This is an experimental structure of RNA (P site tRNA) from Homo sapiens, with 74 nucleotides shown. The entry is indexed under Ribosome, In situ. It was solved by electron microscopy to 2.19 angstrom. The PDB entry is titled "In situ human 80S ribosome (composite map)". The sample was in a buffer at pH 7.4. An Rfam search finds the family "tRNA" in it. About the family: Transfer RNA (tRNA) molecules are approximately 80 nucleotides in length. Gene Ontology term of the family: triplet codon-amino acid adaptor activity. Clan: tRNA clan. By type it is a transfer RNA. The literature on the family includes a 1993 paper in Trends Biochem Sci by Hou, "The tertiary structure of tRNA and the development of the genetic code". Primary citation: Zheng et al., Nat Commun (2025), "Visualizing the translation landscape in human cells at high resolution".

RNA sequence: GUCUCCGUAGUGUAG
RNA sequence: GGUAUCACGUUCGCCUAAUACGCGAAAGGUCCUCGGUUCGAAACCGGGCGGAAACACCA
Numbered sequence: 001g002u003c004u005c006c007g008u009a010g011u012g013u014a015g
Numbered sequence: 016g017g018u019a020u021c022a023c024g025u026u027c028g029c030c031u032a033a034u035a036c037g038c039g040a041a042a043g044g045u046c047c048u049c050g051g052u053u054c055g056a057a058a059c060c061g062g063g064c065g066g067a068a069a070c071a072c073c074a
Stems, first nucleotide, its partner, number of pairs: 001070002004067004010023003017054001025041005047063005
Other pairs, nucleotide, nucleotide, family: 003068cWW008014tWH008019tWS009010cHS009021tHH010043cHS013020cWW013044tWS014019tWS015046tWW016053tWS016055tWS020044tWH024042cWW052056tWH053055tHS056059tWH
C1' cells in the first nucleotide's frame, strides 16, 4: 500500500 | 433519531470491639473529533484522529 471492524461512567460492557 | 443500561468500583449512613461480608441511599458518563442530513444525532452519512483484524501471490 488494499480491504474490514471498533471508540459510551474510574474498569469491562449494553443501548 | 425522542431526557443514557448493568456489574464492579467511589461516597454517605447502618450492623460489628474493628475490618471484610451483609443492609439502606447517593453520585458518576463532549457516547474519539469536525462537518453535513434532520424539528431533533451517541445513533444516520461524509471526513480526520487512534486501536484491532485479514491480504500482498506466479516467476